[PDB]
Context: bound to proteins that are not shown
RNA sequence: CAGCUUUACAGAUCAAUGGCGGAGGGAGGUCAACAUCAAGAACUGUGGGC
RNA sequence: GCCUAUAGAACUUAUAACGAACAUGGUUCUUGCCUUUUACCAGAACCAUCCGGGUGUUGUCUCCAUAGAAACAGGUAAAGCUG
RNA sequence: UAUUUUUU
Numbered sequence: 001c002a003g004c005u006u007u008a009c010a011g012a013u014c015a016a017u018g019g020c021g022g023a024g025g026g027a028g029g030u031c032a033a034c035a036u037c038a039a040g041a042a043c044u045g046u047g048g049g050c
Numbered sequence: 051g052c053c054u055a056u057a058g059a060a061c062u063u064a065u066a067a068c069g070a071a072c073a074u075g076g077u078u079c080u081u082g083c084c085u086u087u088u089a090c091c092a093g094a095a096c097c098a099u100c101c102g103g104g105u106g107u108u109g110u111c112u113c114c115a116u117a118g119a120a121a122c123a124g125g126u127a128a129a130g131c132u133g
Numbered sequence: 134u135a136u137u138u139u140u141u
Base pairs, nucleotide, nucleotide: 001133002132003131004130005129006128007127008126009125017121025114026113027112028111031109032108033107034106035105036104037103038062040061043058044057045056046055047054048053049052050051069101073099074098075097076096077095078094079093080092
């Protein structure tokens, strides 16, 4: 020093298609009520999601 | 030929630690007080009792937050891989 | 980064 994605953007047309979801919070507390308790979860069943 | 939830046993080892914790009951069996009541000595077996524990489900109460969309065509800035 | 096996 080249390329591709990912955010900030400028002003686009505007499809377009993707992705983003069409939006539901992240914390904690000697706060509760409720289940369910070694972790396992193999293998099977029956869901969502491949 | 595959995740993620469920519920069903299987097999795991549990092993040292749901809890690096440990006290107490009861029946039975056996010691032993012994004899008797509690109350116990000191060992088993099987149930129970507390004292604590997580997990998710939800609520409720105090701090931290905060869009209602963005990307196409490339240009600018940075971040990531390959020469 | 060119002189025998890759593209001088």

This is an experimental structure of RNA (U5 snRNA) from Saccharomyces cerevisiae, with 141 nucleotides shown. Method: cryo-electron microscopy, resolution 3.7 A. The entry became public in 2016. The entry has 10 different proteins, among them Unknown polypeptide, Pre-mRNA-splicing factor 8 and Pre-mRNA-splicing factor SNU114. An Rfam search finds the family "U5 spliceosomal RNA" in it. From the family's description: U5 RNA is a component of both types of known spliceosome. The precise function of this molecule is unknown, though it is known that the 5' loop is required for splice site selection and p220 binding, and that both the 3' stem-loop and the Sm site are important for Sm protein binding and cap methylation. The literature on the family includes a 1990 paper in Nucleic Acids Res by Thomas et al., "The spliceosomal snRNAs of Caenorhabditis elegans". The family has 180 seed sequences and 28,527 matches in Rfam 15.1. Rfam classes the family as a spliceosomal small nuclear RNA. NCBI's taxonomy places the organism under Eukaryota, Saccharomycotina, Saccharomycetes, Saccharomycetaceae, Saccharomyces.